Primary citation: Huang et al., Cell Chem Biol (2017), "The Structure of the Guanidine-II Riboswitch". Shown are 18 nucleotides from a PDB entry: RNA with a sequence from Gloeobacter violaceus. The structure was determined by X-ray crystallography at 1.6 angstrom resolution and released in 2017. Crystallisation conditions: 0.01 M Magnesium Acetate, 0.05 M MES pH 5.6, 2.5 M Ammonium Sulfate Soaking with 10mM Methylguanidine. The depositors describe the entry as "The structure of the G. violaceus guanidine II riboswitch P1 stem-loop with methylguanidine".
Parts: sequence; structure tokens; C1' cells
RNA sequence: GGUGGGGACGACCCCACC
Repeated sequence: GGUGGGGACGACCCCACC
């Protein structure tokens, strides 16, 4: 940097994988 999932929503956060 990316990907899969969750936190009602996110520009925040958590978990996992590359």
C1' cells in the first nucleotide's frame, strides 16, 4: 500500500490476510 469482515453511518476505530 492492498484485500476480506465488524463497529447503525464515516474522513474515526477494531479484527484478519497478502